Context: bound to proteins that are not shown
DNA sequence: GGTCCGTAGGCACGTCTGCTCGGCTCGAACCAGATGAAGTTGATGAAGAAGAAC
DNA sequence: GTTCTTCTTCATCA
DNA sequence: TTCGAGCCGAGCAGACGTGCCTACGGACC
């Protein structure tokens, strides 16, 4: 030797 | 004796400050876990570059 | 040839 | 949407304390 973060929504037991 | 006056106390009236009720801000609202899907800016103004122009 | 005149693109501000 | 506690207005109410009317007395002309 090797990738954001918010936000909503849908699901899960 | 006889009024009168000037002090002292019971009734009031203000206050002073406390309690005691209402109303109005403030916080909190289960745990893990998967997915996808859609925005992170639109208006201005300044500077350059072309081209015709003249 | 050169200046002026227009457009378009490209980097602040709200 | 409770709910359930503080912060606190505003009122408001009593109680309390000072003042002021009205008696008692003492002190005189």
């Nucleotide at each position: 030797u090797c990738a954001a973060c918010c936000u909503c929504a849908u699901c899960u037991g």
Method: electron microscopy, resolution 2.75 angstrom. The entry became public in 2023. Solved structure of RNA, together with DNA, 110 nucleotides shown. The entry also models zinc and magnesium ions. It comes from the structure "De novo transcribing complex 14 (TC14), the early elongation complex with Pol II positioned 14nt downstream of TSS". The reconstruction used 261,023 particles. Chen et al. published it in Science in 2023: "Structural visualization of transcription initiation in action". Among the 15 different proteins in the entry, which are not shown, are Alpha-amanitin, DNA-directed RNA polymerase II subunit RPB4 and DNA-directed RNA polymerase II subunit RPB3.